[PDB]
Context: bound to proteins that are not shown
């Protein structure tokens, strides 16, 4: 270094304690 | 740019004659040589 | 038959030595510090090849 | 024949 | 064991 216990936005495999969560793209900062 | 790995050289002692090659002067008489 | 192991020129310089851990400075040289020189080529300058 | 140099061939120090 | 010098082997300015 196929990152980020990091976010906006949009989706949808799905999961939801119904608030989300994940996941993909999409920008941004971080690396 | 450090690196590894190695070798060189400071760092043998003979012995032996064959072979290949080279030289075999000067002399002062002592050595200097000369390859 | 050449290694640049070349051939000249030249050695002020720098370098290198001795002068010298001396003059000197300062109680001392004390982890200060020359230098006129003197030897050298290590140095230089081109030339020509590397 | 004697030297010099080169090449070897050996044999200890290993 | 030491160092010069030299040779390969890595490896990038």
């Nucleotide at each position: 270094u196929g990152g980020c216990u990091c976010u906006g936005c949009c989706a949808a495999c799905g999961c939801u304690a119904c608030g989300g969560c994940u996941u993909g793209g999409c920008g941004g900062g971080c690396u | 740019u450090a690196g590894g790995u190695g070798g060189u050289c400071a760092g043998c002692c003979g012995g032996u004659u064959c072979u290949g090659u080279c030289c075999u002067g000067c002399u002062u008489c002592g050595g200097c040589g000369a390859a | 038959a050449c290694g640049g192991u070349u051939c000249g020129g030249c050695a002020a310089a720098a370098c290198g030595u001795c002068g010298a851990u001396u003059a000197c400075u300062g109680a001392a040289a004390a982890u200060g510090g020359a230098a006129a020189g003197g030897c050298g080529g290590g140095g230089c300058c081109g030339a020509c090849u590397u | 024949g004697g030297g010099g140099c080169a090449g070897g061939c050996u044999g200890g120090g290993a | 064991g030491u160092g010069c010098c030299c040779a390969u082997c890595a490896c990038c300015u």
The depositors describe the entry as "Diversity-generating retroelement (DGR) ribonucleoprotein reverse transcriptase - Pre-active State 1a". Solved structure of RNA (Diversity-generating retroelement (DGR) RNA Sp; Diversity-generating retroelement (DGR) RNA avd; Diversity-generating retroelement (DGR) RNA TR) with a sequence from Bordetella phage BPP-1, 143 nucleotides shown. The source organism's lineage runs through Viruses, Duplodnaviria, Uroviricota, Rauchvirus and Rauchvirus BPP1. The entry is indexed under Reverse transcriptase, Ribonucleoprotein, RNA BINDING PROTEIN, RNA BINDING PROTEIN-RNA complex. The 2025 paper behind the entry is "RNA control of reverse transcription in a diversity-generating retroelement". Released in 2024, the model rests on electron microscopy data to a resolution of 3.28 angstrom. An Rfam search finds the family "Bacteriophage Diversity-Generating Retroelement RNA" in it. By type it is a small RNA.